[PDB]
Record summary:
An RNA structure with a sequence from Turnip crinkle virus, in which 102 nucleotides are resolved. Primary citation: Zuo et al., Proc.Natl.Acad.Sci.USA (2010), "Solution structure of the cap-independent translational enhancer and ribosome-binding element in the 3' UTR of turnip crinkle virus". It was solved by solution NMR. The PDB entry is titled "The ensemble of the solution global structures of the 102-nt ribosome binding structure element of the turnip crinkle virus 3' UTR RNA". It holds a match to the Rfam family "Turnip crinkle virus (TCV) repressor of minus strand synthesis H5". Its family is annotated with negative regulation of RNA biosynthetic process in the Gene Ontology. For this family Rfam cites "Repression and derepression of minus-strand synthesis in a plus-strand RNA virus replicon" (Zhang et al., J Virol, 2004). From the family's description: This family represents the turnip crinkle virus (TCV) hairpin 5 (H5) which contains a large symmetrical internal loop (LSL). H5 can repress minus-strand synthesis when the 3' side of the LSL pairs with the 3'-terminal 4 bases of the RNA(GCCC-OH). It is annotated as a cis-regulatory element.
């Protein structure tokens, strides 16, 4: 976004009466215009909201195929021994995320 129960209506629609999809509302999500920080810094977020379903926007994670490879406990007073272990990204592809400051 719109459908379906059931039932009226010329008809579709509607009337009934009751839900539809990814997800804090709301069946669902985005952008806007004021007001301000121990003060301040890149003025966001708060508040009332604009558009609307249809998000418009930042970020972190697993993998194809390559590489350079990871640490400390512990026997014993200490040295050693005596047992484990393995991965650190990128060249793609997909889903999630607005501040705070000093």
């Nucleotide at each position: 976004g719109g459908a379906c129960g059931g039932u009226g209506g010329c008809a579709g629609c509607a009337c009934u009466g009751u839900c539809u999809a990814g997800c804090u509302g709301c069946g669902g999500g985005c952008a806007u215009u004021a007001g301000a920080c121990u003060g301040g810094a890149a003025a966001a977020c708060u508040a009332g909201u604009g558009c609307u379903c249809u998000u418009u926007g930042g970020g972190u994670a697993a993998c194809c195929a390559c590489u350079a490879a990871a640490a400390u406990c512990c026997c014993g007073a200490a040295a050693g021994g005596g047992u484990g272990g393995g991965c650190u990204g990128u060249g793609g592809u997909g889903a999630c995320c607005c501040u705070c400051c000093g």